[PDB]
Context: bound to proteins that are not shown
RNA sequence: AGAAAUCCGUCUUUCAUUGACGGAACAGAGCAAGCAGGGUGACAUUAUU
DNA sequence: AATAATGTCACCCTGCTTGCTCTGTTGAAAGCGGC
DNA sequence: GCCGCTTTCTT
Numbered sequence: 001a002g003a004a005a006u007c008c009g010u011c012u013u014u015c016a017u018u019g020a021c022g023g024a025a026c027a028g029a030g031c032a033a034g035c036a037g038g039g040u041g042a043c044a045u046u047a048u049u
Numbered sequence: 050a051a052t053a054a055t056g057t058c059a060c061c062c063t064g065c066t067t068g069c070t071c072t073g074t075t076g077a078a079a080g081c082g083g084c
Numbered sequence: 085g086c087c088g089c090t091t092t093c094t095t
Stems, first nucleotide, its partner, number of pairs: 007023005012016001024075026076093009
């Protein structure tokens, strides 16, 4: 002191109103890297002419 | 001698993304007066 | 003993 609310999440060609389960949190600053395209530039392998 | 396939390495760009570290926080324990 | 306030605490 006011009947509402998943606290936040996971799994499964199974998604569950009796399925099975997991978690101390928060703030700021700083550091480290990744990706998608686009560019550069080395190398290697294939083949050929 | 090359041209070209296909493939592996690296290095830039703009604009987006995340993992991790640092330095901390979320107080403890007693007595008082008024209920 | 609770509530809400104060203070000091080197664990």
Description: The depositors describe the entry as "Crystal structure of Cas12i2 ternary complex with single Mg2+ bound in catalytic pocket". This is an experimental structure of RNA, together with DNA, with 95 nucleotides shown. Crystallisation conditions: 0.2 M Ammonium acetate, 20% PEG 3350. The entry also contains Cas12i2, not shown here.